[PDB]
Context: one part of a larger RNA, bound to proteins that are not shown
Molecule: 18S rRNA, nucleotides 1 to 653
Organism: Oryctolagus cuniculus
RNA sequence: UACCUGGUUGAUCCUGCCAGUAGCAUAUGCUUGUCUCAAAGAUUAAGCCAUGCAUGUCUAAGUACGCACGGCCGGUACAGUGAAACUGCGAAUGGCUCAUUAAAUCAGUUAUGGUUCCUUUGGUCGCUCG
RNA sequence: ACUUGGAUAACUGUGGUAAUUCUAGAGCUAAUACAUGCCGACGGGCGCUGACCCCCUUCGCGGGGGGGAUGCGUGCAUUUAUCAGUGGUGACUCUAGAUAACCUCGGGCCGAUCGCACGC
RNA sequence: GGCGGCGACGACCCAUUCGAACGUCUGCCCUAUCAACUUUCGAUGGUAGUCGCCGUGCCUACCAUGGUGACCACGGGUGACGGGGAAUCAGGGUUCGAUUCCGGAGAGGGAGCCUGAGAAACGGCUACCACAUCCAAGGAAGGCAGCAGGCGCGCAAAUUACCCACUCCCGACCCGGGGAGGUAGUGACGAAAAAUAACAAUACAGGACUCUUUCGAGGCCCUGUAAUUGGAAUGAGUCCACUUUAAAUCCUUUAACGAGGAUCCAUUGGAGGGCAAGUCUGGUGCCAGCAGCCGCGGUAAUUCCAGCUCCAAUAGCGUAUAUUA
Numbered sequence: 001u002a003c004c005u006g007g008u009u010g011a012u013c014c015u016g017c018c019a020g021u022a023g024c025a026u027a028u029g030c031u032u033g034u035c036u037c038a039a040a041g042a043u044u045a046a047g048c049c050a051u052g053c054a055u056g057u058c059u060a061a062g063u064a065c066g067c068a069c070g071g072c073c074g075g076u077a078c079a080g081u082g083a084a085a086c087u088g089c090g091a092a093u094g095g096c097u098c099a100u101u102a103a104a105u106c107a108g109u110u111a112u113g114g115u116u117c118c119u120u121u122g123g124u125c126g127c128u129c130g
Numbered sequence: 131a132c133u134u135g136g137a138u139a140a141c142u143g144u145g146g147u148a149a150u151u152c153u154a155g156a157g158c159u160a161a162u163a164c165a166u167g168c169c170g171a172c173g174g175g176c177g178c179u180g181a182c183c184c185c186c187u188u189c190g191c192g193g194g195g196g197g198g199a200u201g202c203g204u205g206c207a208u209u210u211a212u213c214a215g216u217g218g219u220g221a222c223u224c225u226a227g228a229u230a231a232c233c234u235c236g237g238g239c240c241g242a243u244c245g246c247a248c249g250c
Numbered sequence: 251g252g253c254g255g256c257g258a259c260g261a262c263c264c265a266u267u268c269g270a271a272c273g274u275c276u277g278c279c280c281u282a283u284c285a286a287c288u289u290u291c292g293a294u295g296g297u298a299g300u301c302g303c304c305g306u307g308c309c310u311a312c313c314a315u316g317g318u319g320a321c322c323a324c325g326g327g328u329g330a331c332g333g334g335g336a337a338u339c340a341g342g343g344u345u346c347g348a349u350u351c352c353g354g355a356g357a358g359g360g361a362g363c364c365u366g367a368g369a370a371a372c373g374g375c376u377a378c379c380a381c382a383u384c385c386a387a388g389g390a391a392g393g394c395a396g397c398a399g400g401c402g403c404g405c406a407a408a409u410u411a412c413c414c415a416c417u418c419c420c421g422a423c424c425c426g427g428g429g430a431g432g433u434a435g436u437g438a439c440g441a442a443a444a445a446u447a448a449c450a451a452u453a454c455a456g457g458a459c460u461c462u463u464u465c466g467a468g469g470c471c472c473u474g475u476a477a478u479u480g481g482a483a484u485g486a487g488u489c490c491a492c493u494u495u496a497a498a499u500c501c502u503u504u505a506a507c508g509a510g511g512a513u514c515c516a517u518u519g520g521a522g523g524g525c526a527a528g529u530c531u532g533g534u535g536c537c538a539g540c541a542g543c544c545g546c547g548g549u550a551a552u553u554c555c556a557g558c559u560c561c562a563a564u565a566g567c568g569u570a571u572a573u574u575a
Stems, first nucleotide, its partner, number of pairs: 004020004021575003025571006034443001036441002040436001041403001047401003051398003056089002062086002068081002087422001096356003106277003110273001112271001115270002121265003130172001134165002141157002144154003175204004182197006205239002209231005217224001241259001243258004249253002279327003286318003293315007331353003335346004358379002361376003381392001383390002409434001411433003417430001418428003449480003452476006460467002485514001487507002491503001517563005522544002530557004539546002
């Protein structure tokens, strides 16, 4: 490296399959001194779950009369921290699994002139006759 | 308008249920929670009703040029109807513009917030 | 008398980012013992509306009978989530893709809904079904196909560990939180690197040279063998300091030990052929058994069971299953 071998027969050449040969996992048996990476309840049960944890969050700038702490310059109200609670936001992200599903999901290519929009950014927001 | 209103949580206290991240009642007390809404800009402009008035010409009604008190409507937004092309798309019933009304009460907005230095 | 600077927050609207959603052309495994299918219970189009964020039979009302198919329609099975990709090949192909990235679906099976911009959300509710829990018997309460972990199922698969120190994410936020994630433990899944020794001397078996017709000699040059002997160098482990890390751990550096049968002892298969390697020894006597296949065994077994020896790979090897050449 683009490769074969044995087996039907008294012996031959074929077809023909079987079995050897080498890769790749999955399990399993024996055995194992060192080091670096790395997979790991998918296959039967998308079966059932004890227990523990996994989404909560405050800046000088939304509410501060909780002494729960604490400063004394107070009567000009709260010095300043600060549990809780109201409020605001996130929780529709991430993670797991592959049950369902055969122009369906999905992949490449285009359209929303057929649409909605958190957040961010850039613009508007005395224009109105009381 | 130098800023409206009243609830309520936390807390005190009474408790129930074997029990829940179960809550019930009574006093309260705040909003960047919930409803409400203006002084100003705002002193006047544009049009439509248009009182009434002026000028020219015409014998004369008539024609033209104009002004005009008063009020109404006039920010954007939603809906219906109608009409001409600031700017684009390959092509609009696009965007813009004008007229006529509408302003969803189970109403669209148009600051009724807080913190740091502070100078006039 | 009232105006100024630096901001945060807040909204109406327009563009922007960001999604979501429908379409457009092409592409999909097998099956004919699936050839006709679809429909007035929408089937395919037209009109007018409803609803929807909008296009649309999405739906309704009135009409036409239309639409697909032998270029495999419709239907059934799928031990079918799809793709990027994986193994394997000269060239072409075959098989796989549960699995880290993208997109879809779900939280035991359906169904319905609140909030929110975004869910038909289930680490959200409302009912039924199946399972299961406490009960004082009145009632209440659950969804690990999230990380662990337990049972069952199996041929088949790990710890009820530590930490936000890296990656970023969320929140009013420099500060809090994250079984996402990171770090370790188990772990011959597997892959990469790589120990289980080396030198010198004595006897020998000898090899290129000169003499010797052979025998035998020296070794200018060596090659190997022998629990013969001798010291030289390190690891595995014991082991401290530092590093490492959130704290660790591992590796590396560092001292000291640590090997002459360096007992600090390498296993797994086979020895008739394919296919490398005993016609060795004993027992067995078509029995036990070996053997993927051909075949061996019935008293001289090169094939069974043991011992010696040898051969293949070497911390790896054998077997079964499935696939590829």